[PDB]
Context: bound to proteins that are not shown
RNA sequence: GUAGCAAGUUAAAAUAAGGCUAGUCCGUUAUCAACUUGAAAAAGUGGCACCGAGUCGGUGCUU
RNA sequence: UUAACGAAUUUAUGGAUAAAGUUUUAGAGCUAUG
DNA sequence: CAATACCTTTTATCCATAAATTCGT
DNA sequence: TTTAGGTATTG
Numbered sequence: 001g002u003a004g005c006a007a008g009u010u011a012a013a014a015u016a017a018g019g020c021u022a023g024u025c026c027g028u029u030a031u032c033a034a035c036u037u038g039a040a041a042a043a044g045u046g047g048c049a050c051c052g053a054g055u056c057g058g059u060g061c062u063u
Numbered sequence: 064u065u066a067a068c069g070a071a072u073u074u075a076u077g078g079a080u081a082a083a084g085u086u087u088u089a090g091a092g093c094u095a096u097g
Numbered sequence: 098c099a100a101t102a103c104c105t106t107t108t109a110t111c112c113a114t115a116a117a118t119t120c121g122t
Numbered sequence: 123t124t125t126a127g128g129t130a131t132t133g
Base pairs, nucleotide, nucleotide: 003094004093010089012087013086014085015084018026019025020023034045035044036043037042049059050058051057067122068121069120070119071118072117073116074115075114076113077112078111079110080109081108082107100131101130102129103128104127
């Protein structure tokens, strides 16, 4: 290894990794485009008009 | 929540418990046959 | 690879509080 | 209550 048959029902341990604040505590919810600012909470940043329509295209003025 | 008190269900947030699941080990597998 | 098929813890119980919802008095 | 992402294996 292939054939034969016996067998089975129970237990212990872990149950989010784990964390320090070591509590017979906590560890899946909410929240989030990007850029600058902030420990965070948060605050800040993006000319307009017209004509048109296969996922937004062109044009005029300012800029 | 109603013009005001109650009752109910529902959903939300919270607590205390339970029983299964799963996983590895322990429950000497034996008999032929290399 | 990229298809392909297969996988994915659940099921109870008690107590509270609140809105909100639809009944009542 | 079913979603839609892991995951391993095939021709």
Primary citation: Chen et al., Nat.Biotechnol. (2025), "Trans-nuclease activity of Cas9 activated by DNA or RNA target binding". Shown are 133 nucleotides from a PDB entry: RNA from Streptococcus pyogenes serotype M1, together with DNA. It was solved by X-ray diffraction to 3.49 angstroms. The entry is indexed under Nuclease, RNA BINDING PROTEIN/RNA/DNA, RNA BINDING PROTEIN-RNA-DNA complex.